Keywords: PROTEIN-RNA COMPLEX, HELICAL FILAMENT, ATPASE, INNATE IMMUNE RECEPTOR, IMMUNE SYSTEM. An RNA with a sequence from Pseudomonas virus phi6: 28 nucleotides with solved positions. Yu et al. published it in Nat Commun in 2021: "MDA5 disease variant M854K prevents ATP-dependent structural discrimination of viral and cellular RNA". The structure was determined by cryo-EM at 2.8 angstrom resolution and released in 2021. Entry title: CryoEM structure of disease related M854K MDA5-dsRNA filament in complex with ATP.
[PDB]
Context: bound to proteins that are not shown
RNA sequence: CUCUCCUCGGCUUG
RNA sequence: CAAGCCGAGGAGAG
Numbered sequence: 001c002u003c004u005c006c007u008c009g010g011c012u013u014g
Numbered sequence: 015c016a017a018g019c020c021g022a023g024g025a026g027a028g
Stems, first nucleotide, its partner, number of pairs: 001028014
Other pairs, nucleotide, nucleotide, family: none
């Protein structure tokens, strides 16, 4: 640096 | 309760 996995927050339409 | 938007962190492989 890329890809995957995992977690979080703020915000819109219904 | 459903759908969508943007941002942040951690691990691994290459």